Annotation:
The RNA has 16 modelled nucleotides. The PDB entry is titled "Solution structure of the E. coli tRNA-Arg1 (ICG) ASL containing the 2-thiocytidine modification". Method: solution-state NMR. The entry became public in 2010. The entry is an ensemble of 10 models.

């Protein structure tokens, strides 16, 4: 860094 | 409910 959970 | 948290690569 870039995508994601979650919440 | 904090825009905060972690995640693999």
């Nucleotide at each position: 860094c870039u995508c994601g959970g979650c919440u | 409910c904090g825009a905060a948290c972690c995640g693999a690569g």